[PDB]
Context: bound to proteins that are not shown
RNA sequence: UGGAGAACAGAAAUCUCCA
Numbered sequence: 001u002g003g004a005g006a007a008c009a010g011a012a013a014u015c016u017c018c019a
Base pairs, nucleotide, nucleotide: 001019002018003017004016005015006014
C1' cells in the first nucleotide's frame, strides 16, 4: 500500500495485526 478490529475518527487526523 491491499486485506483486517473502530468508540470523541467518521476521507483520516491516532490507535493496535497481518502478506
Shown are 19 nucleotides from a PDB entry: RNA (60S ribosomal RNA fragment) from Oryctolagus cuniculus. It was solved by cryo-EM to 10.6 angstrom. Primary citation: Budkevich et al., Mol.Cell (2011), "Structure and dynamics of the Mammalian ribosomal pretranslocation complex". Among the 6 different proteins in the entry, which are not shown, are Ribosomal protein L10a, Ribosomal protein S30 and Ribosomal protein L10. The PDB entry is titled "Core of mammalian 80S pre-ribosome in complex with tRNAs fitted to a 10.6A cryo-em map: rotated PRE state 2".